[PDB]
C1' cells in the first nucleotide's frame, strides 16, 4: 500500500492545521487486532534455465475548532 | 531528483501510453557531458553521543506518434 474484524463516536456542512505529494487540488488524519502486494533485516541456496513461486521477522503516516439540525 | 555546460527545437489541437503519485487531475516526459540529495553493492568500524561528514564502485523518472497550418 490492499482487504476484513472489534471497540468508540448524534448527523450534515465548513475553516484551519497536519499526513501523503517535486509541489498544488481532490483525497485522508479515534484506540486495538487480523490477513495480504511491495520494501527492509536475518537465515538458507553455487543453482543449466527459457521462467509467478525458498523460510522467518519487522515497517504498516496525520487533530483542533466553528456553524446548522 | 537537484545544480551547471554544450548542442538540437514552428504554433494550435488532440489519442494512447509512460513518469511522479495511496490513487486520480494539474504539471513533466529530445541528445551528450560534468557535479551532486537519495538509493544500492562491496570493504572497514563494537563505537558514550547530543550530532552535516569513513573508503571504493554502480544506477541516474518518463513517448512513438497523430491530424491542421
Nucleotide at each position: 500500500g490492499g482487504g476484513g474484524g472489534c471497540c468508540a463516536c448524534a448527523g450534515c456542512a465548513g475553516a484551519a492545521g497536519c499526513g501523503u505529494u517535486c509541489a498544488c487540488g481532490u483525497c485522508g488524519c479515534g484506540g486495538c487486532c487480523c490477513c495480504u502486494g511491495u520494501c527492509a533485516g536475518c537465515c538458507a541456496u553455487u543453482g543449466c534455465a527459457c521462467u509467478c513461486c525458498g523460510g522467518c521477522u519487522g515497517c504498516g503516516a496525520a487533530u483542533u475548532c466553528u456553524g446548522c439540525u